[PDB]
RNA sequence: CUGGGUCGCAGU
RNA sequence: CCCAGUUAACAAAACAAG
Ligand code: A1LYK
Numbered sequence: 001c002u003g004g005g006u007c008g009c010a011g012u
Numbered sequence: 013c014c015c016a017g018u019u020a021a022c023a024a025a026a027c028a029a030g
Base pairs, nucleotide, nucleotide: 001017002016003015004014005013009030011027
Other pairs, nucleotide, nucleotide, family: 002020tWS005024tWS006025cWH007011tWH007026cHS008010tHS008028tWS010029tHS013025cWS014023cWS015021tHS015022tHS016020cSS
C1' cells in the first nucleotide's frame, strides 16, 4: 500500500 | 487498533470526534 476483522452507540 | 498478502487465516481488546 492492499484485503479482511472480534470489539464499539459511533471506525471516510 | 488487530490479523493477513491478492487463494489477503483462525482470532483478539483496548481506543475515538460526536
Ligand atoms: C477498528 C474496524 C473495519 C474494526 C476495528 C478502526 C479503528 C480506527 C482507529 C482505532 C481503532 C480502530 C476499526 C475498524 C470495517 C469490519 C466493516 N468493518 O477503524 O478499530 O472495522